[PDB]
Context: one part of a larger RNA, bound to proteins that are not shown
RNA sequence: GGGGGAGUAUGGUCGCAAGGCUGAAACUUAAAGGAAUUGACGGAAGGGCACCACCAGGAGUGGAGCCUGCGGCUUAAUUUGACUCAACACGGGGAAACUCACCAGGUCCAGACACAAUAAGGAUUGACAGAUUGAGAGCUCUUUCUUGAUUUUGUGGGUGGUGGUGCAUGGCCGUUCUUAGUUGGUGGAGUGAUUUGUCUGCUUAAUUGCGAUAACGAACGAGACCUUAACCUACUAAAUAGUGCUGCUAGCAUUUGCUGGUAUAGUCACUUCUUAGAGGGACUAUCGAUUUCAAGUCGAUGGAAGUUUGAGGCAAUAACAGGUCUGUGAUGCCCUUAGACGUUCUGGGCCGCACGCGCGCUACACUGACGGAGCCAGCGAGUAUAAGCCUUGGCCGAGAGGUCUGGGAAAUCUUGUGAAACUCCGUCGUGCUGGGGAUAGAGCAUUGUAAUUGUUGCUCUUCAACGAGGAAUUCCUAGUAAGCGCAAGUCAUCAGCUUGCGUUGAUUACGUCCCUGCCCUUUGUACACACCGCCCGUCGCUACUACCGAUUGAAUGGCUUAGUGAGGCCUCCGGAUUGGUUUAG
RNA sequence: GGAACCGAGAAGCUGGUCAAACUUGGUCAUUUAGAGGAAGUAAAAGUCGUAACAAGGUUUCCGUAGGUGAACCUGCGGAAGGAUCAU
Numbered sequence: 001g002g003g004g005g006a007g008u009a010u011g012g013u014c015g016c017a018a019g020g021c022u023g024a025a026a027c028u029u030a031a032a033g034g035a036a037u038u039g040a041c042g043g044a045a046g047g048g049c050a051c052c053a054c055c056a057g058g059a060g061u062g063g064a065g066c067c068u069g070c071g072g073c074u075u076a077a078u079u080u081g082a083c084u085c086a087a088c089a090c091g092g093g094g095a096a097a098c099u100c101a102c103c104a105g106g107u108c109c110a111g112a113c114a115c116a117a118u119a120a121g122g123a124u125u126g127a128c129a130g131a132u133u134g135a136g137a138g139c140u141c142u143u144u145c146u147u148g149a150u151u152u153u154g155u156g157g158g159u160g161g162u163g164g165u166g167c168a169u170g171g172c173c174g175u176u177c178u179u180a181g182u183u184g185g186u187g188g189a190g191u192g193a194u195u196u197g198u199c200u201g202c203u204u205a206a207u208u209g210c211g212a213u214a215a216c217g218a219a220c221g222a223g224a225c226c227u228u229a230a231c232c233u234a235c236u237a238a239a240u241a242g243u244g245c246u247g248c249u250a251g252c253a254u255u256u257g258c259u260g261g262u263a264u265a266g267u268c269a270c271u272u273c274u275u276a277g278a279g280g281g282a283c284u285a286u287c288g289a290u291u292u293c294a295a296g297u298c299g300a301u302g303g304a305a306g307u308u309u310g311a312g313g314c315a316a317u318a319a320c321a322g323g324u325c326u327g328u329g330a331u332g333c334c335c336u337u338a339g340a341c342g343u344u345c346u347g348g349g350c351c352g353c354a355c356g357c358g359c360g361c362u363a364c365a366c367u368g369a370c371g372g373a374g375c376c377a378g379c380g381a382g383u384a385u386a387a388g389c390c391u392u393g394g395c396c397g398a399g400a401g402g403u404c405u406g407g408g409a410a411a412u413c414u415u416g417u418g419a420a421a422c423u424c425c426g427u428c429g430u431g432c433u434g435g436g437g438a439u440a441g442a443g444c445a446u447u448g449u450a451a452u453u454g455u456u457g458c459u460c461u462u463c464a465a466c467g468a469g470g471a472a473u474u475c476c477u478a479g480u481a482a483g484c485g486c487a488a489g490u491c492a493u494c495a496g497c498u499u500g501c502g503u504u505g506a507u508u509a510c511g512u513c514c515c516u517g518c519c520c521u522u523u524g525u526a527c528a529c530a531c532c533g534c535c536c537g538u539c540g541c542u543a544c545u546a547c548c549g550a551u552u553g554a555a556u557g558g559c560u561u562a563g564u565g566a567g568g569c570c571u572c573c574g575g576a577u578u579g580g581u582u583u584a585g
Numbered sequence: 586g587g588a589a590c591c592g593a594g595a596a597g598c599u600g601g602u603c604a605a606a607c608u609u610g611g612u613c614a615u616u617u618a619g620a621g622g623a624a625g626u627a628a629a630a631g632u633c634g635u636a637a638c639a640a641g642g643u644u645u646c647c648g649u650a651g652g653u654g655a656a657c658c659u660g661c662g663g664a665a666g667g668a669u670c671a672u
Base pairs, nucleotide, nucleotide: 002029003028004027011022012021013020014019038528039527040525041524042523044522045521046520047519048518049517050516053512054511057476058475059474060473061472064362065361066360068358069357070356071355072353073352080091081090102348103347104346105345106344108342113156114155115154116153117152129142130141131140160336161335163334164333165332169330172323173322174320175319181220182219183218185216187196188195189194199211201210202209225313226312227311228310229309231280232279236276237275238274241271242270243269244268245266246263247262248261249260250259251258252257283306285301286300287299288298289297290296364469368428369427370426371425372424373423374422381414382413389408390407391406393404394403395402396401435466440461441460442459443458444457445456482504483503484502485501486500487499488498489497531641533638536634537633539631542627543626544625545624547622548621551618553617554616555615556614557613558612559611560610562608563607564606567603568602569601570600573597577593578592579591580590644665645664646663647662648661649660650659651658652657
Other pairs, nucleotide, nucleotide, family: 002031tWS005026tHS006025tHH007008cHS007023tWS008024tWH009023tHS015017tHS015018tHS026545cSS036193tWS039530tSS041639tWS044640cHS050513tWH051055cWH051056cWW053515cWS054514cWS056508cSS062471tHS063363cWW064465cSS066496tWS067089tHS067359cWW069088cSS072354tWS074078tWW075077tHS076103cSS077348tSS078352tHS079093tWH082087cSS089496cHS095099cWS096448tWS096492tWH100349tWW106135tWS106137tHS107343cWW109338tWS109340tWH111338tWH112157tHS120149tWH122148cSS122149tHS123148tHS124147cWW125146cWW126145cWH128138cWH128143tHS132139tHS133135tHS138143tWW144145cWW159337cWW165325tWW166170cWH168325tWH168331cWS170328cWW171327tHS176177cWW176318cHH177317tWW180221tWS181207tHS181316tSS185197tHS186215cWH187214tSS190192tHS197216cHS200211tWS201292tWS202295tWS203208cWW204206tHS206222cSS209295cSS210294cSS232234cHS234278cWW235277cWH242273cWS271273cHS274411cWS276277cWS281304tWS282303tWS291295tHS302306tWH303305tHS325331tWS337338cHS337340cWS365368cSS365433tWH366430tWS376420tWH377502cSS378486tWS378501cSS380415tWW382408tSS383409tHS383410tWW386387cSS392405cWW397400tHS399444tWS399458cSS400457cSS407413cSS408410cSS410413tHS419485cSS420484cSS429430cHS432435tWS436465tHS437463tWS439462cWW446455cWH447451tWH447492cSS448450tHS451455tWS451492cWW477508tWW478508tHH479480cHS479505tWS480506tWH481505tHS490495tWH495497tHS512514cHS513515cHS524639cSS526637tWS526638cSS534637cWW535636cWS537655cSS538632cWW541628cWW549620tHS550619tHS561609cWW565605tHS566604tHS571599cWW572598cWW574596tHS575594cSS575595tHS576594tWS582583cWS586587cWS633654tWS634655tWS635636cHS639642cWH669671tHS
């Protein structure tokens, strides 16, 4: 001698008391517990790291108006997915129709095929006129006409579905986590799970190196790599690039000059600028320093470039019930399938508005607004018998736009995309002012079958909030931030959005671990659903068990003092009855 | 006439002895009612805090003594099963 109940209750005992010692049971329960391992976590320690962290700062956002997405509310429906980073200008989701999944209605089968039935003397197809309907739907109805075995009806069974389930999946994508991380063979350690390799120190952006080494050799990730930017008077070339010259010629001054046009036949030349193959260049090169003097690191010099030269693409192992069934004729299962959850048409909705929130665009002015003038990029795109591309030039129109030509399937034309910020000269004059231009009235155009719930553009008029934004909070280290536009994607029309591109061009760090996190080591752990973990006690509802408890509670069974005491047995007398130890007139 | 005195002997009587049983009281044991009181256990998602596990945010724990809604807090002495095997 499983965990509790519990060292509790009860009896005893010791103690002044507090308590000590002894010490159950009912009942309850599948684990509790020990030691170690890997991870995770720690308001533990030591190293290192990051503007999705801070520091020093810039621009802000949060405040207004509006644009847009999300919730809510409303709704006939306001389809739906997604909710911390890692939902919310995301679904390339800028929806008038379509899209479209929702809502009110109307068609159609595009229900293969095999049976069975009906039926050629008709299985069945359509459609004039009315009624009918939103509809010039023969959907349906009156109507007798048309057509003819492809079809109709019942069974079996197919098919479709932006119907459900992403918690049944494939694929893809996001995230952990874009850090430095990850793995086996053989050997070593451990009973094992596991561990070493994969590491003290130093170093690096880095498990990357120097090295240390019970390992040794390897594999992935990192790096290499690829694309792109910067240099090349060095190769090859250019009539789709540019130029020097030369003709022919302009204006202006005549020095033979300054600025131009022209000639893709000028039977010229060339490659600096442009283009693009084929290369070169940087490797830390030199010099000082420092440090195992190893790996490295710091300053200069030279250099187009010395942060891995700048920027990206690519990217391991393990994972998440991350997103997507609404990209997919990618899919299992469920559901539905002729009054359809298929499909199509009409109309509406996705925009609906007390309100909360996210990404944004305009601003609040003088470092400015308006008017004139100056006048400079880079990445790109483009069609034909259209459902119609980029558009120069000419003409009309205040404009927006219309029209006629012509070029360009494109280094050739649009296009030097003559972009905007910006620069100059004036007007305005510190006020909600000539800041701002929401909201609204009227009119003109364009796209479209269709603009009402203003598609968009233009003109006049209307002229809000906002005077720099509380608590909070985002991004960013150099051609970067901010400002400024442009092209492409969506696209008939519409860009306050994305993706790229250039123009103007800074302030402040070049550091740290305080905050938020990340990596590695040591360490603690009762965590592993892994700290958003685990977990304690009172309190509240209910059920069961046991305990204490006034009631000198109750009941049952045993033992026993005392009091009474049946009956038998022994004893004591007694003498109903009876025969005579046997004898008497 | 029979008068003695022999034997046998029932009921009942005395005193004992064994002793059922009844009453009372005592004691022992075993069930059991009970107002109320104080526990334990069980039972997905009630309340209050957060004591323990990390230095668990006041290291934890033992004995003892007080205090407090609750976990618990505090004093004195002890332990490491510590967060220190060490200057």
Shown are 672 nucleotides from a PDB entry: RNA (18S rRNA, nucleotides 1093 to 1785) from Candida albicans SC5314. Among the 73 different proteins in the entry, which are not shown, are Ribosomal 60S subunit protein L28, Ribosomal 60S subunit protein L38 and 40S ribosomal protein S21. An Rfam search finds the family "Eukaryotic small subunit ribosomal RNA" in it. On this family, see Yusupov et al., Science 2001: "Crystal structure of the ribosome at 5.5 A resolution". Rfam 15.1 lists 75,755 matches to the family in 2,556 species. Keywords: Candida albicans, ribosome, mRNA, mefloquine, geneticin G418. The reconstruction used 63,238 particles. The model includes bound geneticin (GET). The 2025 paper behind the entry is "Mechanism of read-through enhancement by aminoglycosides and mefloquine". The structure was determined by electron microscopy at 2.15 A resolution and released in 2025. Ions in the entry include zinc. Entry title: The structure of the Candida albicans ribosome with tRNA-fMet, mRNA, and compounds (GEN and MFQ) with strong density for the P-site tRNA.